The RNA, together with DNA, has 384 modelled nucleotides. Among the 28 different proteins in the entry, which are not shown, are Transcription elongation factor SPT5, Protein IWS1 homolog and Transcription elongation factor SPT4. Released in 2024, the model rests on electron microscopy data to a resolution of 3.6 angstroms. The reconstruction used 301,837 particles. Markert et al. published it in Science in 2025: "Structural basis of H3K36 trimethylation by SETD2 during chromatin transcription".

Context: bound to proteins that are not shown
DNA sequence: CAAACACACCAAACACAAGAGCTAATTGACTGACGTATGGTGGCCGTTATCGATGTATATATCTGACACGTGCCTGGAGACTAGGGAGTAATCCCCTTGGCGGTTAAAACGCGGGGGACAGCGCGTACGTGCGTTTAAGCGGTGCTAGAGCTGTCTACGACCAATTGAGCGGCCTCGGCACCGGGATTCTGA
DNA sequence: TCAGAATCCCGGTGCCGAGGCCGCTCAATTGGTCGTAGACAGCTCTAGCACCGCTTAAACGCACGTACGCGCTGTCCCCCGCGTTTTAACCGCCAAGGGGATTACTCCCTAGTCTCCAGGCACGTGTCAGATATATACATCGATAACGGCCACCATACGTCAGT
DNA sequence: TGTGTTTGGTGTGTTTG
């Protein structure tokens, strides 16, 4: 008691 | 020539693109006026240190009062000497004091009666006291005028001191009468 | 009353001391000089007398008592007045010789002068104290100059709104 | 990057009043 984004890696 | 409509081509959307699950790491705005609080330098109210000037304590100066030590004018005491005469000496002279025997006889001691009048002792009147309040006036000081005592200065009145004349008071010496003294006698007075 | 001791009175003696005359020292009187005592004319100032308000020493009235003046008694100490005996105060003559008054003569004492000592009022300089005032200092009052503090102009910082 | 619809319009053709 907290945002919004992205991005690995798993069956 | 115009409407009705279909086929087709063309232009333009919207939807989605499996169930999931786990961990990680980036981003933490900008620019500008501007109004409001708040600093920087200053004015003025306020509490400090200071220092001009104003006022008393104290330390030294110049003038006055008392008190003292010295030199001076001043009043009386002291120093040489000197006139001259006062107070002392040696004699003398005789007046009158001390002293002495003697006799009369006023005095003064001594005894004694027994009145005076000195003294102790009582009692009773009041005069002066211790005491004590009211009222008189004694003494203080202060504050003034001023009669009369007091110190300077004239001058002639008045005593003191010489000469020279004399005449008054103290004395010797007779003189003589105012008093005591003695004596007969009446008058006074005291005391039992 | 009436004794009888004092005292006053009238009187004749008779002296001795109060006195008058005459002498003659001394002083008293008068005239006449000279010095200065001290009445008298003047300036001076300080006790006495005087009035006045004030403390208050002090005197007098009156009250009420006991002391100590005093009158009266009894009584015994003592002195006075009269008489006796016993001396010594007084007078009286008489004699040494002290010593008090006087006298010429000397000694030197000591009043009076001029000078100049000792001791006292008093001007004078000095010292010490006290008073006023000048001068320094210190405690205080005003006035200034410096910071701590509340607030102006001015300026820098906060925080916001607004566009981006 | 890519796929399978969807509709709206314009030209062209056919028939019709």
């Nucleotide at each position: 008691a907290a945002a919004a984004u992205u991005a690995g890696c798993u069956c």